[PDB]
Molecule: tRNA-met
Organism: Acinetobacter baumannii AB0057
RNA sequence: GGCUAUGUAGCUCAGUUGGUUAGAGCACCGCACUCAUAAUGCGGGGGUCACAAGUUCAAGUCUCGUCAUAGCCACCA
Numbered sequence: 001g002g003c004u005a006u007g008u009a010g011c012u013c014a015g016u017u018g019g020u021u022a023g024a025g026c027a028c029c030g031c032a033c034u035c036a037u038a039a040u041g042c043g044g045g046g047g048u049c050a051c052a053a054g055u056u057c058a059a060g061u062c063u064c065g066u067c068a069u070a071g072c073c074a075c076c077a
Base pairs, nucleotide, nucleotide: 001073002072003071004070005069006068007067010026011025012024013023028044029043030042031041032040050066051065053063054062
C1' cells in the first nucleotide's frame, strides 16, 4: 500500500441495510419463600449501541470519512 472482518450495561452476547419503537445472561441492592438456608421467583439500579458528517417521513441499524484491533497478501530511493 491492497483486500476483508469487528468494537453492545459493573462483566459478557444479541439487536445489523430503513419506520430497531438497544434487548438476553451473569454481577449487585432491596423484597418474597424458609424454623434457618439456598436454588428459584419479583423489583430497582447499572450502557446510551466506535466516533464526525451526508440523505430521509424511517439510520445502533445505511453512504461517506477518522480511530483501535484482528487475518491474508505486497513493499529494489